[PDB]
Context: one part of a larger RNA, bound to proteins that are not shown
RNA sequence: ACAGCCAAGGGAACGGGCUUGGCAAAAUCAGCGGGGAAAGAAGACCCUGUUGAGCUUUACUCUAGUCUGGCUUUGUGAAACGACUUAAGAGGUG
RNA sequence: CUACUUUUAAAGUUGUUUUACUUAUCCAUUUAUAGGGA
RNA sequence: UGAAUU
RNA sequence: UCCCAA
RNA sequence: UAUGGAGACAUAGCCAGGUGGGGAGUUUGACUGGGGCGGUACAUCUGUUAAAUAUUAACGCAGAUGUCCAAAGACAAGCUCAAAGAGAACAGAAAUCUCUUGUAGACUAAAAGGGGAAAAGCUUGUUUGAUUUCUAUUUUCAGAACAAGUAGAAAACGUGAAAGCGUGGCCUAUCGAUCCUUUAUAUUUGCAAAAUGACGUAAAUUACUUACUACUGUGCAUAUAGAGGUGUCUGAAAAGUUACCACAGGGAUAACUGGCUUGUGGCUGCCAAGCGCUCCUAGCGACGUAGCUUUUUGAUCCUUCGAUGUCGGCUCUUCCUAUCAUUGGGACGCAGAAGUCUCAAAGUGUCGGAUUGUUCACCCGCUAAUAGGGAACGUGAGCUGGGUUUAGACCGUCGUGAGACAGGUUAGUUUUACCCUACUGAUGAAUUUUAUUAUAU
RNA sequence: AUAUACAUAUAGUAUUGUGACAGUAAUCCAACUUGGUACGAGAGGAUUAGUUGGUUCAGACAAUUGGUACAGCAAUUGGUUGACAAACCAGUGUUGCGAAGCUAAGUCUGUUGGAUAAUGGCUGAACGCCUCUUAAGCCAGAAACCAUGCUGAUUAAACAAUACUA
RNA sequence: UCUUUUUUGUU
RNA sequence: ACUGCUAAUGUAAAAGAGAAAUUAUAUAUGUACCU
RNA sequence: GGUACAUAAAUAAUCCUAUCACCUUUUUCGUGAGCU
RNA sequence: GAGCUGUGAGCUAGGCAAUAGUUCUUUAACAACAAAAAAGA
RNA sequence: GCACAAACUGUAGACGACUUUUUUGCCUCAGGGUGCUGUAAACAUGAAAGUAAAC
RNA sequence: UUUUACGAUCUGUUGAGGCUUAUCCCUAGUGGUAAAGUGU
Numbered sequence: 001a002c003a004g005c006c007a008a009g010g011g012a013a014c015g016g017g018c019u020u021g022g023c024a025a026a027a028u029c030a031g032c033g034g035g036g037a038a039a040g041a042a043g044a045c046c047c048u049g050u051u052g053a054g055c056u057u058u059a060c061u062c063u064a065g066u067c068u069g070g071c072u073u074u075g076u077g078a079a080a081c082g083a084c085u086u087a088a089g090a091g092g093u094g
Numbered sequence: 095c096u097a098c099u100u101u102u103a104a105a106g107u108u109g110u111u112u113u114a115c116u117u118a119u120c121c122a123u124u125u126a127u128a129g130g131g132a
Numbered sequence: 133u134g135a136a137u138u
Numbered sequence: 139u140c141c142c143a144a
Numbered sequence: 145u146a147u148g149g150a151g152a153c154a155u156a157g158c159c160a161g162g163u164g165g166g167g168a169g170u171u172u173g174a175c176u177g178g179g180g181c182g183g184u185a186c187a188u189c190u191g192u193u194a195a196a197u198a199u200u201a202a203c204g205c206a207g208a209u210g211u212c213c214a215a216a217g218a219c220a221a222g223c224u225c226a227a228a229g230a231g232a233a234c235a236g237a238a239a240u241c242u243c244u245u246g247u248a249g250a251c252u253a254a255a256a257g258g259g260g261a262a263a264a265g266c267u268u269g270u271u272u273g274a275u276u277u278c279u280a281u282u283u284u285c286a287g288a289a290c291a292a293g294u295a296g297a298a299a300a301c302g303u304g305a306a307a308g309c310g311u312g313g314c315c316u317a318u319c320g321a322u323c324c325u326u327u328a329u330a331u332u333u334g335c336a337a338a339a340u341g342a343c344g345u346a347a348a349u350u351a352c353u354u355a356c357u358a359c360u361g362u363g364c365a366u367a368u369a370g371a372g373g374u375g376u377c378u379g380a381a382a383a384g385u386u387a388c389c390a391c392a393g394g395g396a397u398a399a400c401u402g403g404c405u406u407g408u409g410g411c412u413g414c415c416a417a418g419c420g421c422u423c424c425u426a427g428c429g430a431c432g433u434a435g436c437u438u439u440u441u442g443a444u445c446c447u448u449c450g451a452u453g454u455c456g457g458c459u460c461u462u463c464c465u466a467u468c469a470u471u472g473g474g475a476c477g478c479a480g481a482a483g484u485c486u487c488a489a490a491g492u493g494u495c496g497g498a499u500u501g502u503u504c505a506c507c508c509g510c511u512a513a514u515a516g517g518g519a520a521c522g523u524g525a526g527c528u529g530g531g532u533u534u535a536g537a538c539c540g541u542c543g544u545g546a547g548a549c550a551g552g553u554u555a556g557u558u559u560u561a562c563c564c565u566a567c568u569g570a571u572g573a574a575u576u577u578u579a580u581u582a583u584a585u
Numbered sequence: 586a587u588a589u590a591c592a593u594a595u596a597g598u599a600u601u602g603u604g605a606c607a608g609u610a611a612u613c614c615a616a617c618u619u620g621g622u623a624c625g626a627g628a629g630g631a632u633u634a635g636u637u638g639g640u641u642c643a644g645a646c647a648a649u650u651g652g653u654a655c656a657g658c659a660a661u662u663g664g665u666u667g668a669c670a671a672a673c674c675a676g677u678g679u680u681g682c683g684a685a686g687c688u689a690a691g692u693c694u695g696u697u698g699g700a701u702a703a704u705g706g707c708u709g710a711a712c713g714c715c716u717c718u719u720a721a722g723c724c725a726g727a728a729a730c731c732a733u734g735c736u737g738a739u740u741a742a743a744c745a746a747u748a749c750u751a
Numbered sequence: 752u753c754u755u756u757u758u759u760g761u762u
Numbered sequence: 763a764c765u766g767c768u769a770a771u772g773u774a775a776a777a778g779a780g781a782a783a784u785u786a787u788a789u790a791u792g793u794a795c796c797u
Numbered sequence: 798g799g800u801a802c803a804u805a806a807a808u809a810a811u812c813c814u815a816u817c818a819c820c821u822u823u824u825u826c827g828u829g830a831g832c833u
Numbered sequence: 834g835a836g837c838u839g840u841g842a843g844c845u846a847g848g849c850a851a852u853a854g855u856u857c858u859u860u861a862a863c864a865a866c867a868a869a870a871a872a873g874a
Numbered sequence: 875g876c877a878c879a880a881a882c883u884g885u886a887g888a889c890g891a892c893u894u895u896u897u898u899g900c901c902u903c904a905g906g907g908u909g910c911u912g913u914a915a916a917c918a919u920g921a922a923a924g925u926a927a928a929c
Numbered sequence: 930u931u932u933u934a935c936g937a938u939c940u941g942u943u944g945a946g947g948c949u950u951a952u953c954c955c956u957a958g959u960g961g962u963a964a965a966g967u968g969u
Base pairs, nucleotide, nucleotide: 002016005022006021007020008019009018027571028570029569030568031567034565035564036563038560039559046394047393048392049391051390052389053386054385055384056383059170060169061168062167063166065163066162067161068160069159070158071157072156075115076114077113078112081109082108083107084106087102090099091098094095119150120149121148122147123146129142130141131140132139173186174184175183182203187209188208189207190206191205192204210377211253212313213312217271218270219269220268221267222266223265225249227245228244229243231241232240251260252259254318256316257315258314275299276298277297278296279295280294281293282292283291288378301310302309303308324372325371326370327369328368329367333365334364335363344356345355346354347353402446405442407441409437410436411435412434413433414432418428419427455530456528457527458526460522461519462518463517464516465515468493469492470491471488472487473486474485475484476483495509496508497507499505536554537553538552539551540549541548542547578594579593580592583588584587585586595751596750597749598748599747600746601745602744603743606737607736608735609734611641613639614638615637616636617635618634624629642695643694644693645692646691650689651688652687653686657682658681659680660679661678662675663674664673665672666671697732698731699730704725705724706723707722757869758868759867760866761865771864772863773862778813780812781811790804791803792802793801795799819848820847821846824843825842826841827840828839829838831837875969876968877967878966880896881895884892899962900961901960903958904956905955906954907953909948910947911946916942917941918940920939921938924935925934926933927932
C1' cells in the first nucleotide's frame, strides 16, 4: 500500500494475508480503551564523516594595542673627554 | 738596515656626553584691555 | 552687604 | 604723585 | 613678536626588537567482539597451530629486532672439546700436574631452528676481498620500488709449497622516496652580442699586419656517487572542552523486550564413608557423578536509530504448580498432644500498618494461612510523576582553564480516538437442493 | 390391527411451550456438649458427631433506623414597591423540619446424585506354598470430574401445539 | 372472491 | 403500439436407481415342556 | 433359564421381477364408482 | 357373502401390421408455471 | 380478519424497544382518606418594662 | 379620678392556616373522550 475473527507452525528468531486445524448468515444504535509493534517527526541518546559552530589554553601559525632603539622633522653657540701620526718606552727579533 | 706590543704641548679632521639661546615645534588663558618698582 | 560711566 | 628704560 | 610656560626635547612619518587568547585562521591518526582506557596484533624475524609439495586467519600460542665486532672480517698450519674415574708436599667439595675413557653430552656476539671434529671450535703466523665497474636473476609480488641474497664477467691485491679460497660476520632478522642541503669526481658542460691564462710562439712592420695553441677571472647552475629522515616504517608541519549545540547518515554499532546458549543463579536425581547410644538408608548424607528450568546475571549482535514512550506504585482479569492453609490418605526415632517426610489434588483463600521514590529489605499486629511465579520485566491515547534522564543553582574531590563526576542537594510543560477489530449493552429483516425421532384409519 | 418417504410441508397475526449449545458459586472459623474422658507414672490431653453463632463472597429488598432536597410549610439579614397586608432581588441570600422516591452502614436467601484418582481390600493362577492383578474377574473411596439446580438461547440462519383469517 | 378431472404451451 | 414488466422453467444426478427377523463370533435361530 | 428335536453355515457366489402387439372366435377363475 | 357393470389373469380356433437406403442423445425422469375447461364464497 | 400509526399509561426508558387503555374504561377538576409543617389574615376600653400630657 | 397618645413582645377567637402525585389511596361525583391515514 490493500485491508480487517482466531490457535499452533515455520519464517528477518512476536502474522490480517502463508501451512494445518477451530469455525463461518443481511443491515443498523450507544459506549469503550486490549490490539492495528496506532498518529505526530528524515532519533536530540550512541557510533561514523579526512561536515560545522560556541568556549578555553604554557596546541600550530599569525594580528590590533603597548614598551624600546635608529634615521628624518632640526636651528645658533660654548666647554670637557674619546678616537686615527710626530721622537720617545722596555723589549724580546736576520 | 728590518719586523711587532708598550707612559708624553697632535701630523689635522671626526664622535658619544654637559650647558647656553630663540625663531621651528608643542601647551594654556582672555573681550587677546595699562612696559617695570614706591 | 551705599555710589562710582557722558 | 615719585623713581626705573624705549 | 597678545601674554605666560616648555624648547631643538616631546609630538609625528619610515624601519627594527620584546610582549601580546584582547582578536583571526586552523588542527587535534588507524586497529578495536560498541566507543573510551589498556595494548600494537601498524615495518620485521625463529618454532607451532598448518591437515607428510607449496599457500593459509583471530587482541591464537612460547619468544625476539631498531644493536654488536681492526677482529668476533681473509687465508694457512698445528691441535681437540664437556665430563668422569684412579693417582701426586702443603691442598680440603672446588687451585696445579700424569694417565685411561669419551659421536660432541662443549664452543660458535645476541631469540629460536638448522650446520659443524686432521673443523665452521682452540691457539698461532701473515694481512685489509668489509675494494672500483657491469650483467643473468631469487624472495615478498601487480611477478612494480626499496631491501636482503645467489651465480658470474673487466681491474688491482692477500694467503698458501700448491690445487684453490676471499666482493664482510657458518645460514635464517638488524631498515628508508620526490624536493632541499652537504662534500667528492671529471682532457665532460653552461650563465644568451663578446673578452679575462697571454699579444704565448714565429714572422712582419711603419699598423685595425699574418699564421699557429688539448690545458683561461670571482660567484652561481648542471651531470654522476655517498650522506643528513620520515618507527602512522610506499614517507601531512598540528592541543582541549560542549550539561548551550548544528548537519548527512547508520540497526554495517552501544543503552529495553523477543530469539540461540546455561558458565553463574534456582530446583531434582544415583552410589554409600559417616551422623543418628546400639542401627548405612525414620530423618540425613562427605569424596564423586547424571539431569531439568528460564522467576537471576552474563555471553553474542539476528529484528527495530525517516522513533515499538524509558523505574515503582494504584486499578483489573486470566493462566502455571515446583502445595502455605482448607479435603481424603501412607511413614516415623508414632503413648496422648504438638510435629516431621510423602501421595492424589489448583475447587476456595492467601490481610491492616511505621521508615524508604524504591523493586528488594526490616520491625508492630491480626490470622487458618499470611506460598512461589507468568502474560513485550502484564498494564502511561488507564492515572500519577516521588526517582533516573536537557536547559537555573549550591557543596566536596579532580582539572592551568573551559569543564567532569555510575558523589550528594533543591526547583523543573505527561498531547490526539469521531476509523477497523475485540468486548459491553440495543433494534432487526431474509432463509425449498430445505426439513422430518411420524401420521392416517 | 392395516397402510404409507413413489410421503408430507401455503401465508398472516397472537398465546403457550421444547431446549441442542454456551456460562455457573459458595467459603472458612470459634464457643459449648461429647468429656477433664480414651492415652499417660505424672504433667497434660484430643478424633468424630451435635448445638448455637460468626468471617469473606454472591443474588435481591425498603416494614424499621440513618443519608439525600430546585415537592412543601415555617423563620430571618441587606435592599425595593408611601404604610399594613402581599411580594420580589442577592446565578439555590442564609436557617429548621422535611413526605414520596433512590440508597447502606439496615433486612432476607445461598441443594443432592452418578462415575472415579490416591490408598486400603476380595476371590485367584503364573511358581503343588504365596500373592489386591507387578494376569483374567470384583469392592469401598476426595473441597477434584460429569450431571441435578440456576442465567441466556437471531448462541439451533432450529422447532412444536393451539385460536382466528385469507 | 380463493389449494379442487383435463387440452394447448413456457422453441 | 412501447413505461422495468404486465403469458409462463428448473435439476450435484431415472433408464428394473428391485429386496423390513433378531442374534453370537472358542457358535447361532425356530418349535414342544418346565421352571 | 433348563431339557429334546429341527434348520443356516464361501450364508446378494441369492431371490424376485421383464418382451407373448392389435382386431374377430369358443371363452373360465378371481376383485371395486352404483345393485345385494 | 344373487350377479350385471368395471378391472385383472388365461384356455380354443383365426387374419393382420412394422420398411424412411450404415451409427451421431434411444428427445422416454421428477418437480413447477401460464391460458383456456368442471368447482369449494 | 388483523396489524401499524394516533391519544393514554410508567411496573419501562439515551433513541428504538417494552408494560397498558380507548365508554362499568380512561383523562381532568372536586369531595373524602392518609400524611407534612406548627397556630393564618382581622378584631379586642385584652396584657406589657416604661414613657408624656389634660382637668 | 379619670381621660388621651406611643410601645419589642404575649393572649382569645385558633391542633388554626397552607399543602398533599406530577410515579399516594377511594368515588358510574363534574366535564370530556379527537383525527380516520398506511400495510396486508
Solved structure of RNA (28S ribosomal RNA, nucleotides 2654 to 3786) from Plasmodium falciparum 3D7, 969 nucleotides shown. The reconstruction used 98,057 particles. Method: cryo-electron microscopy, resolution 2.45 A. The entry became public in 2025. It comes from the structure "High-resolution cryo-EM structure of the Plasmodium falciparum 80S ribosome bound to RACK1 and E-tRNA". Rfam match: Eukaryotic large subunit ribosomal RNA. Gene Ontology terms of the family: ribosome and structural constituent of ribosome. Its Rfam clan is "LSU clan". The entry is indexed under cryo-EM, Plasmodium falciparum, RIBOSOME. The work is reported in "Antimalarial drug artemisinin stabilizes PfRACK1 binding to the ribosome" (Go et al., Structure, 2025).